The PDB entry is titled "Structure of the engaged state of the mammalian SRP-ribosome complex". This is an experimental structure of RNA (SRP 7S RNA) from Oryctolagus cuniculus, with 206 nucleotides shown. Among the 83 different proteins in the entry, which are not shown, are Ribosomal protein eL19, Ribosomal protein eL41 and Ribosomal protein uS12. The 2015 paper behind the entry is "Structures of the scanning and engaged states of the mammalian SRP-ribosome complex". The entry also models magnesium and zinc ions. Keywords: mammalian, SRP, translocation, translation, RIBOSOME. An Rfam search finds the family "Metazoan signal recognition particle RNA" in it. It was solved by electron microscopy to 3.75 angstrom.
[PDB]
Parts: sequence; C1' cells; structure tokens
RNA sequence: GCCGGGCGCGGUGGCGCGCGCCUGUAGUCCCAGCUACUCGGGAGGCUGAGGCUGGAGGAUCGCUUUAGCGAGACCCCGUCUC
RNA sequence: GACUAAGUUCGGCAUCAAUAUGGUGACCUCCCGGGAGCGGGGGACCACCAGGUUGCCUAAGGAGGGGUGAACCGGCCCAGGUCGGAAACGGAGCAGGUCAAAACUCCCGUGCUGAUCAGUAGUU
Repeated sequence: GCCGGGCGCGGUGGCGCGCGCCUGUAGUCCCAGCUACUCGGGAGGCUGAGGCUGGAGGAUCGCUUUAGCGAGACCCCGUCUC
Repeated sequence: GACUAAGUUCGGCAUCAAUAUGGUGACCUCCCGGGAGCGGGGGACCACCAGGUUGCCUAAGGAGGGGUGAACCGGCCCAGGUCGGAAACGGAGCAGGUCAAAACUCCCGUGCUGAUCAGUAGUU
C1' cells in the first nucleotide's frame, strides 16, 4: 500500500455515520469516536497496489414527450505513480 | 238510432132512451059470495119481461151468453110437516126441483184506456 463500490434520501461546520435502493471482489470483523480537523480507535487478514484516460453491462435520479435527453454500478480495453 | 204503419200480449175504465102490443111479479082501494081455508068481480099504482115501431141518444151503448137467487126478502112446482076444515080440499110454505121476467153478478160484444213483445218490418 490493499481487504468493497455506487446511487438516493438522511446526518454532521466537517469528519466518523443512519435508512432505502442498486452491484462486486480467492480475500473483513468489532467498537464507537474524532473534535474546528477531510480515516477516530481496537482486532484480524491480505501484497501487488494505487492512481489516471479509452469500450460493454444493472439500478437510480433529474428533466421532456410507453418514448427521448441530461447524469450513475460493475466489468473490458489505453497511459500514469509507488 | 230516428221516422212509418202492421204484429205480439196482459190490464183499467165504461156500456143511452123513448113509443105500440102482450106478458110477469108485487102493492094499494073498492064491490060480491062464504062457517073456515076460501070463492067471484071493478079500479089504482109499482117493478120487470117479450118482442113491433123509433129518437133533441151515444166515444159505444147488443133488445147477447152465463151464474147466484142464500141465513127470509124473486117467481114457480112443492114430498114432509103445518095451519083451516067433519071431510073434499085449501092456505102458508120447508127439504128437493126449477126460471123471458126482484135484486145481485160473471162472460161476449162495443168504446175509451194504461201496457207487452221482435229489436219486425218500411225506409233512412
């Protein structure tokens, strides 16, 4: 360095976070705290990981007339850092 | 349905009078005979009948047919009985019979007059 990601609504100055919905990994559990500050603390496990740009696929949300546009998950392909 | 006259049927009401002739029944008043029952005869009146003429007669009025005529009222024949009678016989008259002719009443006819039936016509 990594051991989930998203979307909505919700919470907080903010962080940690709550609820609905959607969707992955051979490969996460617990605890609430941090306190003006952008991962608080504890316990496991993992070493390739991380970051960036191009293609395919589920949900959603918004708008307009089942139909269209504006934005989303996971996967595949390019370049980048440790 | 309305008009026309027929047909059907049962009711109500009603139904004249005068003349000539004969008749019946009553009733009244006189004579005459009688011992009664009674007998002879003159008038007066009333009722009814027959059938011959008729009308100051009908809306129409037959001179129809019947029946009652009894509890006494008609008339007649009258058994019984009864009265009068010496009797003959007669009176009055019952039961029964009977009617031209008291009175009553039905039918027929006739006249007016209610009404019935067929939804009948004749003609709309």